This is an experimental structure of RNA (5.8S-23S ribosomal RNA, nucleotides 1727 to 2592) from Encephalitozoon cuniculi GB-M1, with 715 nucleotides shown.
The work is reported in "Adaptation to genome decay in the structure of the smallest eukaryotic ribosome" (Nicholson et al., Nat Commun, 2022).
The entry has 74 different proteins, among them 60S ribosomal protein L21, 40S RIBOSOMAL PROTEIN S28 and 40S ribosomal protein S3.
It comes from the structure "Cryo-EM structure of the ribosome from Encephalitozoon cuniculi".
Rfam match: Archaeal large subunit ribosomal RNA. Clan: LSU clan. Its family is annotated with structural constituent of ribosome and ribosome in the Gene Ontology.

Context: one part of a larger RNA, bound to proteins that are not shown
RNA sequence: ACAGCCAAGGGAACGGGCUUGGGCUGAUCAGCGGGGAAAGAAGACCCUGUUGAGCUUGACUCUAGCAUGUGUGAAGUGCUGGGU
RNA sequence: GCCCAGUGCUUUGUGGAUGGAUGUGGGGAGUUUGGCUGGGGCGGCACGACUGCUAAAGACUAACGCAGACGUCCUAAGGCGGGCUCAGCGGGGAAGGAAACCACGCGUGGAGCACAAGGGCACAAGCCUGCUUGAGACUGUUCCUAUUGCGGGACUGUUUGGGGGAAACCCUGGCCUAGAGAUCCCAUGUCCUAUUGUGCGUGGGACAUGGGUGACAGAAAAGUUACCACAGGGAUAACUGGCUUGUAGCAGCCGAGCGACCAUAGCGACGCUGCUUUUUGAUUCUUCGAUGUCGGCUCUUCCUAUCAUCGCGAAGCAGAGAUUGCGAAGUGUUGGAUUGUUCACCCACCAACAGGGAACGUGAGCUGGGUUUAGACCGUCGUGAGACAGGUUAGUUUUACCCUACUGUGUGGACUGUGCAGCAGAUCUUGAUAGUACGAGAGGAACUCUUGAUUGCGACCUCUGGUGGAGCGGCGUGCCUGCUGGCUGCUGCGGAGCUACGUCGGGAGUAUAAUGGCUGAAGGCCUCUAAGCCUGAAGACCGACUGCGCGGUGUGUGUGGCGGAAGACGACCGCUGUGUGUGCAAGCUGUGCGGAUGGAGGAGGAUUCCGACAUUUUGAGGCUGUGCAUU
Numbered sequence: 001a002c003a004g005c006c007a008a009g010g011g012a013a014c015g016g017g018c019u020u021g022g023g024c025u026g027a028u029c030a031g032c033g034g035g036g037a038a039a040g041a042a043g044a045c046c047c048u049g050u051u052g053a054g055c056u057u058g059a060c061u062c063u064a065g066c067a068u069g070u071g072u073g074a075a076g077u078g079c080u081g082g083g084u
Numbered sequence: 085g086c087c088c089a090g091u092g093c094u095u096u097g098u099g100g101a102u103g104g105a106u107g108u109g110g111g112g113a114g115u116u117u118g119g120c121u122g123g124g125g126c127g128g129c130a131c132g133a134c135u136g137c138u139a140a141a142g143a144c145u146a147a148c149g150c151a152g153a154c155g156u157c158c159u160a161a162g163g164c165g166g167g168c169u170c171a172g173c174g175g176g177g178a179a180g181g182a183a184a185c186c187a188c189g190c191g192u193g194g195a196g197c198a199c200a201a202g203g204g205c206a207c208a209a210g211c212c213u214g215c216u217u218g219a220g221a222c223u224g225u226u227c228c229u230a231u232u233g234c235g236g237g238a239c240u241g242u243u244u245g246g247g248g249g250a251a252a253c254c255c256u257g258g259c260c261u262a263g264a265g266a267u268c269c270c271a272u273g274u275c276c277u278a279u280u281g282u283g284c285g286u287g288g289g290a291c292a293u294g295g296g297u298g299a300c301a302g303a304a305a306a307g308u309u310a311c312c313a314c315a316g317g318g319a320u321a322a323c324u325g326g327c328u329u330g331u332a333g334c335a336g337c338c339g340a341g342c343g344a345c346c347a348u349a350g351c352g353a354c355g356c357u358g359c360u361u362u363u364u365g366a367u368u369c370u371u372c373g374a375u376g377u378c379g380g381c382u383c384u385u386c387c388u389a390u391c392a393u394c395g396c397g398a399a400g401c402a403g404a405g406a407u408u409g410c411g412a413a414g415u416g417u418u419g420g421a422u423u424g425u426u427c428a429c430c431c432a433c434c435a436a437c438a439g440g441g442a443a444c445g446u447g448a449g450c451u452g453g454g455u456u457u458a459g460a461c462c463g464u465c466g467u468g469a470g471a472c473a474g475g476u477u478a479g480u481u482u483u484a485c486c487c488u489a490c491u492g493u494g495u496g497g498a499c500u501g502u503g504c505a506g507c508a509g510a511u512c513u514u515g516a517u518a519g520u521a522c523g524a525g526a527g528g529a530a531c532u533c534u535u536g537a538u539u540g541c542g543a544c545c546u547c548u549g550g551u552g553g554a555g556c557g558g559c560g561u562g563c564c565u566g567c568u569g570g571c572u573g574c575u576g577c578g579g580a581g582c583u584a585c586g587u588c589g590g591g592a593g594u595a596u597a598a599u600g601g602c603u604g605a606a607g608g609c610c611u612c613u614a615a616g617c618c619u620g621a622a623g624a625c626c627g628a629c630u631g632c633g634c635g636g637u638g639u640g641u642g643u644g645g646c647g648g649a650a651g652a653c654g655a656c657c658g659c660u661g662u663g664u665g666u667g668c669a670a671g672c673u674g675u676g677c678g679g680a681u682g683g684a685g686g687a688g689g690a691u692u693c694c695g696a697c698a699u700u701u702u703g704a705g706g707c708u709g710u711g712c713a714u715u
Stems, first nucleotide, its partner, number of pairs: 002016001005022005029492003034488003038483002046317004051313002053309004059115005065108004070103003074095009118131001119129002127148001132154001134152004155300001156198001157258002162216007170194001172190003176186002196205002199263001201261003220243003224239005246255003269295010325369001328365001330364001332360006341351002378453001379451003383445001384442005391416003394411005418432003422428001459477004463472003498637009509539004515533001522527001541589004548584004555577005562571003591626001593625002600618003644660005665714005670708004678701005685694003
C1' cells in the first nucleotide's frame, strides 16, 4: 500500500495475509477503550562526521589601547656636570 | 679640543600632531584540540620493529591470544697467527676448616660466547697471547620482496691500495636471526657554472655524507556546554523479546557419621548428576524519517513447585499439640505505623494470612511521590568556563467521530421438543457427646445430633434509615401606596418512587484418584493384580438453573391512535371510545380570612385613639400523581 476472526509452527528469533488445524454472523442503532508494535515529529538520549556555534584559559598564531627610548618641529643666550 | 645631560633667561615659532623601535596586552580576532577498542570513556598499545609457541610434517595464515625483549653497548667485546681446554667427579699434600692454593687420573660439552629467545660451535666460534686499524677508496649483480620507496643482508670486478701469516689462505666491523627515517631547506667535501665582453672577498647546480618527523610512507595545535544546532547511523549503547546458565531458585544419587542401643523415624558430611527462566551477568539478531521509560490504585485470567480447607500413609504416633509424605488448583488468602519505593521491618486479627506468569500484564485508564532539560543552595574537585550513580528545594501528562474485539439492542405469530454454550456457594462457630476413651499423674479427644454467624451470588420494599426544585408551614430583603394577597431569599417537617445502614433464598446423581481390602496364579509356598471384583475426595461428569440456533404442529400476528407494570431510538406488554372532570375513601401539613373579648404601656376629655402578640369561632384551612364510584 491493500485490507480487517482465532491457536500453534517456522520465519529479520511477538503475523490480517504463508503451512496444518478451530470458527461467530447475511448489510441496524447506542456505547466502549484490549489490539491495529494507532496518530503527531527525517530521536533532543547515545555513537560516528577530518560538520557548527555560545562560553573559558597556563592551547597555537596574532591585534586595538597603554608604557618607554628615539626621527621630524623655533630663533637667541647663560649655567653645573661626564671622557677624550 | 671634543661630543652630551639638566638647565634659567629673551620674544619673535608653537601644541594640533606625525614615522619607526622594544615591552605589555583572553579587552578583542581567527583557528585547532589523532587512531585502534566485544558501545563510548578511563586504562593499555595488540600504532614502527625482533625471538619461541598458538599454526593442523613445503611457503602464507586471525584475536585487548600465551611468554619475553628493543631506541643500546664495544680500540676490542673488530681483523688475523700461534698455543691450549671447559662445567664436574675420583685418589693425594704443614697450620687449612663447607669455600684458599699445588698436583695426578678421567671427563660429547652436561660450560662459555655484551643483551631477549631460538639455532650453532672442541687441536673451536670458548681461554691465554703476539702484531695490527679491512670499522680502506671506488664499482656492479642479486635476496627478504612485491604493482613499490627507504632499510638490512649476500656475492663479483677495478685499484701505480693495506693488515695478519713461512705459506696455502682469510679480512670492507661485532658467531647468525633486532638495534631502523622521504619531498623541500641548511652544513661540509669533490667536479662544474651565472646566456652584450671580461673578472669578483656576491650567488646557483650534480653526486656523496650529517642535521628529523617514535601517531615511526613523515599536519605546525588546550578545554567546556544541563543554553545548544545540522547531516546521518539499528554498521553502536540506555527499556521488551530471542539464544545461553557462570550466578540465582528448586530437586535427585552415594552412604562416613549422628540419633542412650540402632547407616536411612528424622538427619547426611566428602563427592557426583539434573531441571526451571522468577535474579544478576554474558552477547548485539530486530527497532534511532520514535513501540511513551519505576511504583501504586483499578480489573480480569492462567501456572503448581499446596499456605488453609477435603481424602489418605509413616513415626524415636499413649492422649493433646505439632513434624514428615502422597492424591488434589474447586474456593479462600485481610486491616494498620515508618519509607516514593520493589523490598524490609514491627503491631492487631485470622481456618490460613503460599509462591509465581500474562511486552519485568495494565499512562488516547488515572495518578505523578521516584526518575525528572531550562531557576536556586550546600559539600568535595577544578586557575577557570564547569563536574559529581553526593545531598536539598521549585518545575505543561495532547488527540478516537475509523476497522476489529467486547457489552446491550434490532433483524416479522402461539404452544413446545432437543442439541450446543455458560455455570456457585465457600468457611468458621455454640451446646451435648464428656471431665468420658487415653494416662502413675498433670492433662485431655472423636463419629453422630445441635446453635448462631462471616463473606460471595441472585432477588425484593412490609418494617426501619437516607433522599425527595412534589406539597403545607415559619422567619426575612427588595418591589406592587398600607392591611389582605402576591413574586423573590433562607429554613422545619416531608407522601410516592428509588435505595442500604433494612428483609428473604441452595443436589444426599453416576463413575473414579491416592490409600486400604476380597478371590487368585505365575513360582505345589507367598502375594490387593497378571483375568476379575469391593470400597473411597472441597476434585471429574451429569442433574437443576440462565442464554442461543434448529425442528415439529387439527395453529401465522390491528393500518393507525391512545396508555403502561416496558423504554436512549427501534422494540416489548395491553386495549380498540370508558378517558378527562368531580365526589368519597386513604394520607401529608398543622389550627385559615374576617369578627368578638383581651394586651407591657403611652396619648389626652371622646370614655376616644395607637399597640408586638394572646384566647375563641376551628384537629381548622390548604394540598395529593394512590384506591373506589360516577359523569